[PDB]
RNA sequence: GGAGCGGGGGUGUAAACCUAUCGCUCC
Numbered sequence: 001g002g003a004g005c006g007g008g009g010g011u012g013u014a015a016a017c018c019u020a021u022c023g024c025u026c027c
Base pairs, nucleotide, nucleotide: 001027002026003025004024005023006022008019009018010017011016
C1' cells in the first nucleotide's frame, strides 16, 4: 500500500459478476 477470496445491493432463473463495509493470506 495492493490483489485473491467470503458476505450485501444490483443483475438473476440459479451459480456468478461489479462494487462497498469488516476480515484472513502474501508480497